About this RNA:
RNA (nun gene and immunity region) with a sequence from Shamshuipovirus HK022, together with DNA: 136 nucleotides with solved positions. The PDB entry is titled "Cryo-EM structure of HK022 putRNA-associated E.coli RNA polymerase elongation complex". The entry also models zinc and magnesium ions. The reconstruction used 120,100 particles. Taxonomically the source falls in Shamshuipovirus (Viruses, Duplodnaviria, Uroviricota, Caudoviricetes).
Context: bound to proteins that are not shown
RNA sequence: UAGACGAACGGCGCGUCUUUAAACCAUGCGUCGGGAGCGCGGCGGGUUCAGGAUGAACGGCAAUGCUGCUCAU
RNA sequence: GGCUUUUUUGCU
DNA sequence: TCACAATTCTAAAAGCAAAAAAGCCTTCTC
DNA sequence: GAGAAG
DNA sequence: CTTTTAGAATTGTGA
Numbered sequence: 001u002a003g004a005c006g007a008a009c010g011g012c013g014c015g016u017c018u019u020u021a022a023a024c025c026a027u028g029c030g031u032c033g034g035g036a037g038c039g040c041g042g043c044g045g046g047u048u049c050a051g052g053a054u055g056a057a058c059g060g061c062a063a064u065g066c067u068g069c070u071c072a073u
Numbered sequence: 074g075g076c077u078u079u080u081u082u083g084c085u
Numbered sequence: 086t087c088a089c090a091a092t093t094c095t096a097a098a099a100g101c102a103a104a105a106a107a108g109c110c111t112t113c114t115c
Numbered sequence: 116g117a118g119a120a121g
Numbered sequence: 122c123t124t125t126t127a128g129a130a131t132t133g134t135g136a
Stems, first nucleotide, its partner, number of pairs: 002018005009033005035071004039066002044061001046058005076108010086136013110121006
Other pairs, nucleotide, nucleotide, family: 004021cHS005022cHS007027cHS008034cWW008063tSS016022tWS025028cWS035072tHS041064tHS042063tHS043062tHS051053cWW059060cHS110120tWW111119cWW112118cWW
């Protein structure tokens, strides 16, 4: 000088480290940004049950995404 | 993209 | 009984505007 | 000095 | 550590 991480994603910032996901904070850092309805699934979050701190199912919601139908632009 | 208390002043 | 009356507790006290200043819990760290 | 506990 | 007025609710004798 560059790469990565910090409740989903991207840019930028800040903090930390160097090929690794950690450490920092703990409604788990800050600011901004997402064309919409229906459909598919599902990060995240919870319900039930058991098992004896562990595990199966679940669909009201729902993140990076995928095919197709409708509209101001 | 603001509130309280105090003081003084102005016009009735 | 049941009636006046002294106590005492409660509410209210004009409007509009200008300028300035002072503030926005105690305290307990180690 | 900055962050709480009450 | 002080207004003033007025109304309404207690109790404190008073008959």